[PDB]
Context: bound to proteins that are not shown
This record gives sequence, C1' cells and structure tokens, in this order.
RNA sequence: GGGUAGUGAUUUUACCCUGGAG
Repeated sequence: GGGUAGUGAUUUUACCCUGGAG
C1' cells in the first nucleotide's frame, strides 16, 4: 500500500496478500 470475512443479546476484530515493482 491492498484484500477478504461473519461467534444473535451489552462494550471498541480476525485473517491474508504485497519486492527491481505503486
């Protein structure tokens, strides 16, 4: 810098991909 997702009743999410290329 980029992507994907799926534990249904009270607290802020888990992975991944990226090296003479954007």

Solved structure of RNA, 22 nucleotides shown. The PDB entry is titled "Mouse Lin28A in complex with let-7f-1 microRNA pre-element". It was solved together with Protein lin-28 homolog A. Crystallisation conditions: 0.6M NaH2PO4, 1.4M K2HPO4, pH 7, vapor diffusion, temperature 298K. Method: X-ray crystallography, resolution 2.76 A. The entry became public in 2011.